């Protein structure tokens, strides 16, 4: 910080 | 996914 | 009842 | 919450  | 909140039908 | 967005976890 |  990304999918759900 | 809980419990909101917004625009549409 | 439905679709889309989205706030706190 | 889970995995990453």
């Nucleotide at each position: 910080g990304g999918u759900a | 996914u809980g419990c909101g909140g917004u625009a549409c039908c | 009842g439905g679709u889309a967005c989205u706030g706190c976890g | 919450u889970a995995c990453c």
Background:
Keywords: RNA, modified base. Solved structure of RNA, 26 nucleotides shown. The 2022 paper behind the entry is "Towards a comprehensive understanding of RNA deamination: synthesis and properties of xanthosine-modified RNA". The depositors describe the entry as "Duplex RNA containing Xanthosine-Cytosine base pairs". Crystals were grown from: Magnesium sulfate, TRIS HCl, Ammonium sulfate. Method: X-ray crystallography, resolution 1.2 angstroms. The entry became public in 2023.